[PDB]
Context: one part of a larger RNA, bound to proteins that are not shown
RNA sequence: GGUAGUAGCAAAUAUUCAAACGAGAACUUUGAAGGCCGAAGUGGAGAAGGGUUCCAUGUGAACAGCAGUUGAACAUGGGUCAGUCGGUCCUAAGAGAUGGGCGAGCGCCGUUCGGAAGGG
RNA sequence: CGGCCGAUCGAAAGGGAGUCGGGUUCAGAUCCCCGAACCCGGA
RNA sequence: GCGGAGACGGGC
RNA sequence: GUCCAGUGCGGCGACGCGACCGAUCCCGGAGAAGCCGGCGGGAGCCCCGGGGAGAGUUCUCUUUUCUUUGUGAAGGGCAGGGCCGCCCUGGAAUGGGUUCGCCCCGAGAGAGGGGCCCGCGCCUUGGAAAGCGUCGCG
RNA sequence: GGCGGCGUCCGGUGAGCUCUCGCUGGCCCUUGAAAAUCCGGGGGAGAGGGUGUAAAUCUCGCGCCGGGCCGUACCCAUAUCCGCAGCAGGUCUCCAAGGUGAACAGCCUCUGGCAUGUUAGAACAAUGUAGGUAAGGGAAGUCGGCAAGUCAGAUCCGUAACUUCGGGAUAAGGAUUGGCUCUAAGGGCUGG
RNA sequence: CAGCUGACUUAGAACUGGUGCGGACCAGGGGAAUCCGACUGUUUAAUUAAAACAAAGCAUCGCGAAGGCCCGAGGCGGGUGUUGACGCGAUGUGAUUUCUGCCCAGUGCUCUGA
RNA sequence: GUCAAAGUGAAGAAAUUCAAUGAAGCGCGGGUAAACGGC
RNA sequence: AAGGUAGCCAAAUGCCUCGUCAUCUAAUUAGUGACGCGCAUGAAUGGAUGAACGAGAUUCCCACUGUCCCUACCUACUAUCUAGCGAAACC
Numbered sequence: 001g002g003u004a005g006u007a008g009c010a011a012a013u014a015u016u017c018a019a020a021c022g023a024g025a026a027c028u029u030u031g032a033a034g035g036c037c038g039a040a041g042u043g044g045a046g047a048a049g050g051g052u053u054c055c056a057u058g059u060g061a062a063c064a065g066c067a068g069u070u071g072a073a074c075a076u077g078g079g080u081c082a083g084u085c086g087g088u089c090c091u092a093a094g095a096g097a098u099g100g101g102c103g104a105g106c107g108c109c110g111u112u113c114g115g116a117a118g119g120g
Numbered sequence: 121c122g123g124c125c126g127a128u129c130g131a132a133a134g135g136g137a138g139u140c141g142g143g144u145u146c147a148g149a150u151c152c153c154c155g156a157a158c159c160c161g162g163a
Numbered sequence: 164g165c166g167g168a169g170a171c172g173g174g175c
Numbered sequence: 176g177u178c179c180a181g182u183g184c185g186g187c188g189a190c191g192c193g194a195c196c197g198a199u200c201c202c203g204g205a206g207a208a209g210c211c212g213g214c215g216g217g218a219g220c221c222c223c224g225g226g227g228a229g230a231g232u233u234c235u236c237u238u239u240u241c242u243u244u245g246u247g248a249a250g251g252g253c254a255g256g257g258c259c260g261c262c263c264u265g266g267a268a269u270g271g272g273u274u275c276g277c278c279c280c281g282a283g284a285g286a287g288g289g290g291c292c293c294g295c296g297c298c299u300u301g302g303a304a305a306g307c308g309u310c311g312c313g
Numbered sequence: 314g315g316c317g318g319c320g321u322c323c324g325g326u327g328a329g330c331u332c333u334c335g336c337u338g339g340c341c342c343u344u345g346a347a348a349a350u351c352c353g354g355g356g357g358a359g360a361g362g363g364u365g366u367a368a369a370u371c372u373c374g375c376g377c378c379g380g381g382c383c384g385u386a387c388c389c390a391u392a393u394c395c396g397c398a399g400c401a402g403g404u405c406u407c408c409a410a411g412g413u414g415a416a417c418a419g420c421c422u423c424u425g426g427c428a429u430g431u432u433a434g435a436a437c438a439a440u441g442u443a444g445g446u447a448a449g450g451g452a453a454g455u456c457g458g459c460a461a462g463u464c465a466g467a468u469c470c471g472u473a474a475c476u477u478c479g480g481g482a483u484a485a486g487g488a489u490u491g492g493c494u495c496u497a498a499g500g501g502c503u504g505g
Numbered sequence: 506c507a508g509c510u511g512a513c514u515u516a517g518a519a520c521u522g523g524u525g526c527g528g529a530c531c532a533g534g535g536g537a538a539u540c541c542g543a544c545u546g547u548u549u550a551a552u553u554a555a556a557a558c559a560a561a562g563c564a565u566c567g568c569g570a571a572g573g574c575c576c577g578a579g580g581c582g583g584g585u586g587u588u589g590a591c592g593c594g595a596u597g598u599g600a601u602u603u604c605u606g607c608c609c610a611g612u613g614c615u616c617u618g619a
Numbered sequence: 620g621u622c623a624a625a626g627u628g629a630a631g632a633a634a635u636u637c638a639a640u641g642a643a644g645c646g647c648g649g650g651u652a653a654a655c656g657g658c
Numbered sequence: 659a660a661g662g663u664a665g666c667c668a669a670a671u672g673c674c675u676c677g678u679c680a681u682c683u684a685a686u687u688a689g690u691g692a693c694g695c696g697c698a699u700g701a702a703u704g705g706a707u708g709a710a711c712g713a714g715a716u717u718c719c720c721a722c723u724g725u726c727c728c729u730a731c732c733u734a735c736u737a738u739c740u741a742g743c744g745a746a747a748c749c
C1' cells in the first nucleotide's frame, strides 16, 4: 500500500439557557436552572513514590485519540523561612568491625573471644 | 578508685525535654508577622 | 546577676 | 561580755510546706508493654426550648424555615473522677457493704473524719485590644 | 491598609456518634520489646562558719546569654505514584452532618466537590450488552433447575428425624404489619 | 404525700381504606437421602477452591550433650539451643465413637559373636 | 566363611614373589509389619 | 512366609454390566435399600460409622419461575447516519 476514511472514539444517571472574552464556542469563564458524589464521598489533609508537575502571565505551533480562547502541554518569571514538626539521638529484629580462626587468594567465618578501661 | 562483656550501623509508623492563638501570600505557615509562653545548655 | 532559703537563739 | 546551739519545718497518720548539703558505691522506679467484654467520667458533634442578628417563604398558612450565635498554650483556683491500691477513730452474725456483672471485710467491713493522684471540665491571668456576625462611614 | 455602632445570650437532655481518661473482668500449652534518657531512696566518705555568718540551695522566685545542620512547595490519585498512557487494575492511613433504619447497610439531603469520566448531533432496523414483564401450563428445556424466580425484616406462635446432648434451628409450618386517635405501664428533682 | 419536670419504648383499644400496609430500600426457598472430608483453616497470582494440603487426636522412630538432627569450602565453624526426654528431631495416620486380624519368607531396619 | 592398606615372616643379588595374620562391611543367626508390603 | 479375620460393597473401588431383587416414575443405563467366589473391597498402604459443618459430587419431592411449549413487547447503551478523529490482523 489494499484493508480504510473501515473497526472504533459505548463501564460508573445529565445536562440546559443567557452573557463575556475571542478570527473562531456542544467543550473556556461568569450567572441561572436541572443533577450527581451523599461524611467506609467524586470532601478536607499526609505517608511511600513523583521532582517543579506548585503559582502568575503569555502562546495556541506539536501533544492533551472531537474541539479548545483550556491544561499536569509549551514559553518567561516566581515560590518551600523552625530551639520547641521531623531528621539528627536510642536499639528492635538485624547488620557489622576488632582479637582470634580459616582461606591459593580477592576475602570468609565469627559478635565475645584478646594486656580490650585514655575516664573519675 | 575504676566492673561490665563488646566498636559502629539499623525506625521521617517504635522510644524520645520543649508553641500555641490571631493575622498575612498569586503560590509558604504550629516555620514569616504580632501576641502570649515553653524547653535545654551556659556563666 | 538579685531576692529568698539555710538564719531559732538560748544559758550566764 | 563570755560560753553554747543552729545542714529547714508541719501533721497521730496517710502526707504537707517555695527551697531545704553531701561523692565513689548500692537499691529501685519511670521510659516499658497483649487482646477482648462490660461500666462510668470528660470533651467534640448531634439533638431540644428560648433570646438576638441576617436571609428564605408569605396566593393561603406559618411568633415560622435557614444561617450564625466563641476564648490557645502556660499559670492559678475550683468542680468532677479515681484510691476492692492509702490514713485515723472504731468495731462487725440477726452478718453487712455493693455492681450491669462482680466482688469486699477480725490479715479488718459498714460509718464518720482525712490524705494523695488525675483534673484535656469551669472560672481566671492570657482577654478582647484580637476573632466572628451584622449595621454603617471614610 | 482602616475608623465606628451593636451583638457574640440564657438554657435543657442522652444506651446518641467519635475521641479520651478510669474502673473491672475474661482468654492463652499465646503472657504479649529493648536502649537512650530522667528521677527517688539506702548509705554518710567529706564539705562548711564559730555567733553572724559560711558551705549549700531540685527553673525555690526572678534576671542575663545561646540554641547550629538537613528536610518543608504541590499531587497523594477514574489525569501528578506503578502498570509503555490522563490505563474501569494496583498503592499505607487521619477527620466523618441530617432523615429512614438494628445498623459506618441501602436510599435522600446539608457542608464541600464535580460536569458524567479520551467526543458530539440525528435516527430507534436487524443482531447484541444490561434491565424488566408476560396469559394458560409449570422443568415437558437441558449432561445437569444452568440462568431466572420464589423466600426474606421484625412481632406473636409453632418447630421433627437425628445427635458427640453442644446442636439440628431463622428446621419445617402459620398469623400479624399502614395511617390516625386514645388508654395503660416503665423515671427524676424539690418540700415533709 | 405534695409540687415541678422529663425522653425514650413496650402493650392494649377504637376509628379508618378500592385487603393496602418489612408498600421504595434493605432482605435465608424448603424438605427426604447418598458420596467424601470431622470441623474452622489453607492451596495451583493468569483455566482446576476440591474429596487435595493442613489440623487436633493416634501411633511409631532417634537421641542424656564426647548426643540426635541439619547446615557448611574451611576453623575450638553454625542451626535446633536463651534448648535437656512433659525436650528436640524424623515419619505415618488423620476429630469423636468403634475396631485395628494373619504373614519376618522377600526387601528394609535393628541386635548378637564364629 | 570372605576380608584392603600398613605391619610381621619366608625365598631371592634385588626388584619381586609367597605365607601367616587378617578392621569395618558382607555372609551366618535373632528380633521387627501403626517398616515397605502380602494375605 | 500367611492364604483376607472383623467389617464393607456392583461404592469415587464390579471387567462381564444397563448384575439380580425391591423401591423410586406412565416410562429410569440414573438414585436409594438390599444380594456378594468381590475382573481387582478390607482393617493407621487404616476398616466401619457418624451429629455439626461445606461457593464439594449426586438422586428425588415441594414451592417457584419464559428453562421450555412459543415466542412477544418495553427501556438504557451500542450497532446504524452525520461532523471531527482514525487504527489492526491479514494479503
Stems, first nucleotide, its partner, number of pairs: 001749002008743002015033006035427003043408004049388002054078006063071002083158002085384003089135002094129002100109003119121001139156005159380004164375003167370001172179004182360001183192003196359001200355006209340012221327001222325004226244006249300005255293004261289004270280003306321007341345001394403002410422004432741004441735007449727002453725001458722001466490005475480001477600001491521002494518006500510005522526001534720007541712002546558002562598007573585004602706003606658003611655002613651004620645001627638004665699001666696001677693005
Other pairs, nucleotide, nucleotide, family: 004746tHH005006cHS005744tHS006745tWH007744tHS010735cSS011391tWW012391tWS012430tHS014034tWS014429cWS021025tWH022024tHS022069cWS026432tWS027066tWW034428cWW035429tHS037042tSS038421tHS038422tHS038423tHS039423tWH041424tWW047389tHS048389tHS052080tWW053386cWH059061cHS060071tWH062073cWS064399cHS065431cSS078147tWS079080cWH082385tWH083138tSS086132cSS088136tHS090348cSS091130tWS091131tWH092130tHS093130tHS096111tWS096127tHS097111tWH099110tHS102579cSS103105tHS108578tWS108579tWS109580tHS110113tHS112126tHS113114cHS113116tWS114116cWH131134tHS133405tWS134346cWS135348tWS135349tWS137159cSS139150tSS140247cSS144149tWH156248tWS163376cWW167194tWS169368tHS170367tWH171181tHS180364tWH181363tHS181365cWH188262cSS189289tWS193194cHS197357tWS197358tHS198357tHS199356tHS206349tHS207348tHH208347tWH245305cWW246302tHS246303tWH247301tHS247302tWH248301tHS254294tHH259278cWS265285tHS266284tHS267280tWS267281tWS267283tHS271284tSS273277tHS274276tHS276337tWS303305tHS341343tSS343345cSS361367cSS362365cWS390404tWS396400tWS414416tHS414418tHS419530cSS436737tWH439737tHS440736cWW447724tWH448724cWH448728cWW451722tHS451723tHS451725tHS452458tHS452459cWH452460cWW452723tWH454725cSS455457tHS462722cSS465527cWS471485tHS472484tHS473482tHH474481tHS476479tWS477479cHS477708cHS480709tSS491528cWS493519cWW522525cSS525528cHS526528cSS527531cWS539716cWW543709tWS543710tWS544560tHS548555tWH554713cHS561599tHS563653tWS569589tSS570588tWW572586tWW573593tSS598702cSS600708tHS601707cWW604701tWS605702cWH608659cSS609654tWH617647tWH618619cSS618647cWW626639cWW631634tHS652655cHS662663cHS662700tWS663701tWH664700tHS664705tWS667669cHS668675cWS668677tWH672673cHS672674tWS682688tWW683685tHS701704cSS724728cWS
Primary citation: Leesch et al., Nature (2023), "A molecular network of conserved factors keeps ribosomes dormant in the egg". This is an experimental structure of RNA (28S rRNA, nucleotides 1858 to 3029) from Xenopus laevis, with 749 nucleotides shown. The structure was determined by cryo-electron microscopy at 2.4 angstrom resolution and released in 2022. It holds a match to the Rfam family "Eukaryotic large subunit ribosomal RNA". A reference for the family is Cannone et al. (2002), "The comparative RNA web (CRW) site: an online database of comparative sequence and structure information for ribosomal, intron, and other RNAs", BMC Bioinformatics. The entry has 77 different proteins, among them 40S ribosomal protein S26, 60S ribosomal protein L13 and 40S ribosomal protein S10. The sample was in a buffer at pH 7.6. Taxonomically the source falls in Xenopus (Eukaryota, Bilateria, Chordata, Amphibia). Entry title: Cryo-EM structure of the Xenopus egg 80S ribosome.